[PDB]
RNA sequence: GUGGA
RNA sequence: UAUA
RNA sequence: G
RNA sequence: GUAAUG
RNA sequence: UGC
RNA sequence: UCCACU
Numbered sequence: 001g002u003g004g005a
Numbered sequence: 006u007a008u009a
Numbered sequence: 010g
Numbered sequence: 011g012u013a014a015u016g
Numbered sequence: 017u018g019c
Numbered sequence: 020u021c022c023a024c025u
Stems, first nucleotide, its partner, number of pairs: 001024005
């Protein structure tokens, strides 16, 4: 980085 | 999660 | 902010 | 954010 | 709003 | 920052 809090 |  |  | 601790 |  | 992918 992506997803969740 | 704004004692970012 |  | 002319305020709803949003 | 979300470093 | 935490957790699963790393």